[PDB]
Context: bound to proteins that are not shown
RNA sequence: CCCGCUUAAUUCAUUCAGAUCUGUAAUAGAACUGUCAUUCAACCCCAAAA
RNA sequence: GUGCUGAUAUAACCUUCACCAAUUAGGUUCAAAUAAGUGGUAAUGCGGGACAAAAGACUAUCGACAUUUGAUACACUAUUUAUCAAUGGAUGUCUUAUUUU
DNA sequence: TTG
DNA sequence: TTGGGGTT
Numbered sequence: 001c002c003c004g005c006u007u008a009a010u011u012c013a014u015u016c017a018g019a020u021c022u023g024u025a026a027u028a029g030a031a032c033u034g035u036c037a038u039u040c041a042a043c044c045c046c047a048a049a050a
Numbered sequence: 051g052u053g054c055u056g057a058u059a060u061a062a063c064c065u066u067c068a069c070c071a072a073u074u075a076g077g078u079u080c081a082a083a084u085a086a087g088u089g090g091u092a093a094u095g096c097g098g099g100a101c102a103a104a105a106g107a108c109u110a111u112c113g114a115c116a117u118u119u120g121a122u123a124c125a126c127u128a129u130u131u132a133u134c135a136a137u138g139g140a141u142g143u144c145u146u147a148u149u150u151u
Numbered sequence: 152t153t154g
Numbered sequence: 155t156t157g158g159g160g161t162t
Stems, first nucleotide, its partner, number of pairs: 001099005016034003020030003041162005061079001063077003068091004073086002104146001106144003110141003115138001118136006
Other pairs, nucleotide, nucleotide, family: 006094cWW011013cHS015035cWH024027tHS046158cWW056057tHS059079tWS062079cWW063082tHS066086cWH072087cWH101103tHS102103cHS103104cHS105145cWW106145cWW108143cWW117136cWW117137cWW
């Protein structure tokens, strides 16, 4: 160089909105569900047929 | 669609163990020779790597060999083909061969 | 019953 | 239907 064979581990995080629950003094915490919209900025100048 | 391209050695090339790029030294006159730093990209392990050519012998294989040119077909936006024609050699082994490989 |  | 240069 070419050829054949071979690559692991629980989450680093959880916007927005809704509905709950616990407690709360106006904060906090826990479990859950739903989820891109037509996606491309405009101006000036320069080039652009075998 | 080239003035297919005659010169400036004070030039052009060539040279280094992953990849590429920027810095040093030695040869070189239309050919080639082994070199030295720096910076950025890239690598888990396992196994495999004596035909090596001037060959001869192979009457081993062969209209089902193997190219190289043509033409014909199917294709094409960067296709690995088929047939025929011509063409002749093509393919595997032995011998200049011994694991500290 | 397109622009 | 392509995508450089400048400015916000």